[PDB]
RNA sequence: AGUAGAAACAAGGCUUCGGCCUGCUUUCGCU
Numbered sequence: 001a002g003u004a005g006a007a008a009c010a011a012g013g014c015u016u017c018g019g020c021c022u023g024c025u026u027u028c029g030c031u
Base pairs, nucleotide, nucleotide: 003029005028006027007026011022012021013020014019
C1' cells in the first nucleotide's frame, strides 16, 4: 500500500482469440 465497486489499462485460463471470470496498479467515497 489493501477496499464497495465505478472507469481505464495489462496479464492468466477455455477459445474460434470475438468474449467472459478472476487478480493486481491509479483516482473518487466510507469506518
Molecule: C4 promoter of influneza A virus